This is an experimental structure of RNA (28S rRNA, nucleotides 1312 to 2356) from Oryctolagus cuniculus, with 832 nucleotides shown. The structure was determined by electron microscopy at 2.8 angstroms resolution and released in 2021. Ions in the entry include magnesium and zinc. It holds a match to the Rfam family "Eukaryotic large subunit ribosomal RNA". Its family is annotated with structural constituent of ribosome and ribosome in the Gene Ontology. It comes from the structure "RNC-SRP early complex". The 2021 paper behind the entry is "Molecular mechanism of cargo recognition and handover by the mammalian signal recognition particle".
Context: one part of a larger RNA, bound to proteins that are not shown
RNA sequence: ACCCGUCUUGAAACACGGACCAAGGAGUCUAACACGUGCGCGAGUCGGGGGCUCGCACGAAAGCCGCCGUGGCGCAAUGAAGGUGAAGGCCGGCGCGCUCGCCGGCCGAGGUGGGAUCCCGAGGCCUCUCCAGUCCGCCGAGGGCGCACCACCGGCCCGUCUCGCCCGCCGCGCCGGGGAGGUGGAGCACGAGCGCACGUGUUAGGACCCGAAAGAUGGUGAACUAUGCCUGGGCAGGGCGAAGCCAGAGGAAACUCUGGUGGAGGUCCGUAGCGGUCCUGACGUGCAAAUCGGUCGUCCGACCUGGGUAUAGGGGCGAAAGACUAAUCGAACCAUCUAGUAGCUGGUUCCCUCCGAAGUUUCCCUCAGGAUAGCUGGCGCUCUCGCACACGCAGUUUUAUCCGGUAAAGCGAAUGAUUAGAGGUCUUGGGGCCGAAACGAUCUCAACCUAUUCUCAAACUUUAAAUGGGUAAGAAGCCCGGCUCGCUGGCGUGAGCCGGGCGUGGAAUGGAGUGCCUAGUGGGCCACUUUUGGUAAGCAGAACUGGCGCUGCGGGAUGAACCGAACGCCGGGUUAAGGCGCCCGAUGCCGACGCUCAUCAGACCCCAGAAAAGGUGUUGGUUGAUAUAGA
RNA sequence: GCCGAAUCAACUAGCCCUGAAAAUGGAUGGCGCUGGAGCGUCGGGCCCAUACCCGGCCGUCGCCGGCAGUCGAGAGUGGACGGGAGC
RNA sequence: CCGCCCCCGGAGCCCCGCGGACGCUACGCCGCGACGAGUAGGAGGGCCGCUGCGGUGAGCCUUGAAGCCUAGGGCGCGGGCCCGGGUGGAGCCGCCGCAGGUGCAGAUCUUGGU
Numbered sequence: 001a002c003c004c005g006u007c008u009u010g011a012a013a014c015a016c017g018g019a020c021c022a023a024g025g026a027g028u029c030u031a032a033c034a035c036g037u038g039c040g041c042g043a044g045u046c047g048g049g050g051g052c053u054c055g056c057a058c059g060a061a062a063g064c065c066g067c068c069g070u071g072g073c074g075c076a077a078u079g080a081a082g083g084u085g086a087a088g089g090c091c092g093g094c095g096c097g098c099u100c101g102c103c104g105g106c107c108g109a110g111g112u113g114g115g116a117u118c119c120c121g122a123g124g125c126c127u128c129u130c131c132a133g134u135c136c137g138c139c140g141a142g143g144g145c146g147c148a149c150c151a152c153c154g155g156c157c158c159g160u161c162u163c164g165c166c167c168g169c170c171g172c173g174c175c176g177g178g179g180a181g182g183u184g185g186a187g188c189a190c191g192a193g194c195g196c197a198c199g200u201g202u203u204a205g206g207a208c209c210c211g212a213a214a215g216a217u218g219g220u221g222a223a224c225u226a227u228g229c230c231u232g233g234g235c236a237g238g239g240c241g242a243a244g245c246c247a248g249a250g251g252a253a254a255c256u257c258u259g260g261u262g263g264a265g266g267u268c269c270g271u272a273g274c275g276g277u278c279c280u281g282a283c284g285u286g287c288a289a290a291u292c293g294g295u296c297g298u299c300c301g302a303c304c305u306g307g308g309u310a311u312a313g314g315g316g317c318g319a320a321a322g323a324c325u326a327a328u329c330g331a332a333c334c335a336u337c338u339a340g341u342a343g344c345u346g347g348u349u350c351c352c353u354c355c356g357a358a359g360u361u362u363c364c365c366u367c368a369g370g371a372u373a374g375c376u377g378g379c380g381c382u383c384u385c386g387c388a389c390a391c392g393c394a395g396u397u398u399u400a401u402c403c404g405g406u407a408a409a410g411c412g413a414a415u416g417a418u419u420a421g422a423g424g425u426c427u428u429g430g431g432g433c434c435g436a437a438a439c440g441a442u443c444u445c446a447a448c449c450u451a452u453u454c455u456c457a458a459a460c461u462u463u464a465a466a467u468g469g470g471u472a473a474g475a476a477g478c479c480c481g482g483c484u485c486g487c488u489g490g491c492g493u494g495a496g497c498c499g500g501g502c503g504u505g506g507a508a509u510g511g512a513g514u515g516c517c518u519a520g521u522g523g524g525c526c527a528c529u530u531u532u533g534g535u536a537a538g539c540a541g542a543a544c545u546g547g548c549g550c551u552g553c554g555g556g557a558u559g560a561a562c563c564g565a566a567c568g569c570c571g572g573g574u575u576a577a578g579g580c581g582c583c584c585g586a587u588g589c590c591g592a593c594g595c596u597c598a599u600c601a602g603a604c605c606c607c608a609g610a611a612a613a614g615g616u617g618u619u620g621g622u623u624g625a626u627a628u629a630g631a
Numbered sequence: 632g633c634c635g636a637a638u639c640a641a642c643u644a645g646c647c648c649u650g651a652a653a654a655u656g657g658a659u660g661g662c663g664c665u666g667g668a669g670c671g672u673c674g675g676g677c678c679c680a681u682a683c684c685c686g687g688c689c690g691u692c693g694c695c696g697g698c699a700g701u702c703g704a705g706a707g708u709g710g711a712c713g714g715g716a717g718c
Numbered sequence: 719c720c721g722c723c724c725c726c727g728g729a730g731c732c733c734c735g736c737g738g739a740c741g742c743u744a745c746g747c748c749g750c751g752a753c754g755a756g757u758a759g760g761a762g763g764g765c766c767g768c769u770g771c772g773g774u775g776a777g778c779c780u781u782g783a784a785g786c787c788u789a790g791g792g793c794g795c796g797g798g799c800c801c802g803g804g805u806g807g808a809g810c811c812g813c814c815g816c817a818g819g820u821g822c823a824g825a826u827c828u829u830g831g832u
Stems, first nucleotide, its partner, number of pairs: 003018004019832006029205013044073003049067001050065004077084002088107008110153005118144003123139003129715003136709001155188002157185007165178004208347002211344001215337006226311009237269003240265001244261007273298003278294002281292002313329001315325002350764006360373001362371003374521002377517007394509001396507002398473006408463001409461002415457003420452001422450003427447001429445001431444002434440001477502009524548004529543002532540002553564003568688007578678003581662003587675001589674001591673005602664001613649003617646008689754006696748003766821001768818008777810002785805004790801004
Other pairs, nucleotide, nucleotide, family: 004824tWS007011tWH008010tHS009524tSS009560tWS025825tHS026347tSS026822tWH028207tWS042192tSS043074tWS047048cHS056059tHS069070cWS076085tSS079082tHS083158tWS086187tWS087108tHS097100tHS115148tHS116146tHS117145cWW121141tHS122140tHS133711tHS134711tWW135710cWS169171tSS170171cSS210345cWH212341tWH213340tWW214338cWW221313tWH221326tHS222225tWS222311tWH222316cWS222325cWS226317cSS235301tWW236270tHS241263tSS241264tHS242263tHS243262tHS251253tHS251254tHS272299tHS276277cHS276295cWS277295cWW283288cWS287291cWS312315cSS313332tHS317323cWW318321tWS328332cWS351796cSS356758tHS357757tWH358521tSS358550tHH359549tHS361372cWW366369tWS375519tWW376518cWW388705tWS392510cWH392511tSS393510cWH394508cWW404467cWW405406cHS405464tWS406465tWH407464tWS410413cHS411457tWH413461cWS414460cWS419453cWW421451cWW426449tHS427446cWW430444tWW433441cWW435438tHS474505cHS475503tWS475505cWH487493cWH488492cWH519759cSS525561tWS528544cWW531541cWS534537tHS547561cSS548560cSS551566cWH552566tWS552681tSS558608cWH559608cWS562605cWS564576cSS575680tWH577679tWW579586tWS580586cSS585678cSS595645cSS596667tWW598665tWW600651tHS603663cWW611651tHH612650tHS659662cHH663668tWS699744tWS702703cSS705707tHS734736tHS756757cHS764797tSS767820cWS779808tWS780808tWH782807tSS782808tHS783807tHS783809tSS784806tHS794796tHS823824cHS
């Protein structure tokens, strides 16, 4: 030291799969995209297809082409389209330089800030002595040209809107062209694509593998069973006793009684046959994928049965049970479409190294799923430097400066709730008492007032924290000089352009910035603290942080989340949290001070158990009296 | 009245006791423990985790890392060349 | 007082600027520091393993190939690999590249056996 794999917040689980062994077994191929990488050519690139060389061993290869490019991609975009379609600036002149038009020359993708590298570079470091000194050096303050790229300000192209002034003609017009100021575009602004190959990611395809309940097309079955028809076969022995008939008796007739004969009945008992009520018997890995024993219903008729024949699947047939239709029937069987689809289960195969998650926001007929942001990985690129010489950023603090309305507190302050006394005919009203009545005396109950008083507010508040949230702590900052303005203005503003001068701007720690692809995740759970519903919950639901999930190790005997502490293989030493009677490493200290007796003792966060109320059992503390005038 | 020295009452806080009843036999982990091995406050000493310290080995990461073969540890030079000269 | 103050084919060395490893498979070698958890997932290295093809080992082999068994000897953290013995009887492997129907413990997996 619990059995592996998997779903899972949670698996050793009384969750699922698993007797054992061998062999096979699951991310492939085509096509379309996007990005990264390698190669060749490069404003070009290409081989599709075709043709010329070989009768194919190696070859269905390889080599070549006014086919070298028909054609694709790229080199130009923008509008629905008619269409249009990417350069400006400076200088002098002609119209009035009119921020407008026309003539000649010049520069030819503007400017600002940051910019890896390169250029100049004073001077220093020196060198066996002082000076001069061309040379090989390192540092080199400082000053510049400034790649790529980023941010901004301008410029150009196409569509559209507003205000406008002019240009030309083959046809002078419902012609065409130009300007300024905003705006819309996947654009230009001295290019970068094309082809091949490799990898990753997303798709259409069977699409990582296996899995349905279904649907459609074409065929096969009535040898079981269901019904109709044709042609055959069969059904002991008894009981009851319908018509019809005979004889006798009564009657005036109608007719009525008695005794016989007769053998009718979807009649009765009951065998064969047919069926299957009960024992819910036997059996129930059986004799048997429906049988057996006893007991049962019927047994001349809606009876039982052989052969032939007819009805075939959304059809048949059915004394009707959704029953039967070849051991299948709430839609048979066979083959194909078909490897049908699955947001749903299960599985998914070698090692080591490095990095390393989420169960969260929004949208979706969305809730067992996706897209999208977030978390992750990979590939880079741009720079700085322990190469004596640092920019920039932070789950930090400090110094300044703003924000809030929670805890608390208040209701003698507003709103609302609310207790009780004093003074009030404040006001009016009800019961009442002394009164015809009278605010004339006495109280009372009503809503109010005058100064008080008791208690409150998540949807109250005058006040008002702790914690917390923004900024600032300098070079992208200040101080001067000058230009521009179709803006605003009496002069002035305000903004934008150029030139010049001034560098450690609080503490401590970090190297930073930037661009592409990108898997998995999108069920969570627990705990301190705050907190909603509920009596409460190992209940449901929120905020911050930390954990488990994804994590081993020491301790809590045991163990998700607790305490300590986080992982390469080892030797020595020391600790944390916990312990030191034995299990079990360590008090086998001549440990210290007190408390406690339990006939339910007690013995360490989470945690595995107790309350109110009592006890002269015992041990301390507080207060109050009396006692030598004697408790 | 008698004996004779301290006595009483009400609260309060610790340990223990009553309150205190569930079903298989039962759990401060067990044995057990009462001059504790229980409770409260406390001293040293000791015990060891994959934590910390030192050392060996493996791998990863970083070094504007070093070697195509040279002087060299706060690097703050080396080397021509002319004249005048020296402790 | 003057001259020398010389070259490593030799000064002989803790630096020798004259040439330079025992070190130089430069895809190699060497020195410093810090670090090392891991599911889902991503990336890298495999002188890890299987099959076939183009080259290459004047490769192995009836004086014994593959395959199989082994209480034998080892290497590598590992995937695995190299030898010894036995059986076996006819083909096999390393290296540089290319390609894939390329690695099993599970799927109430399929087949066969016990």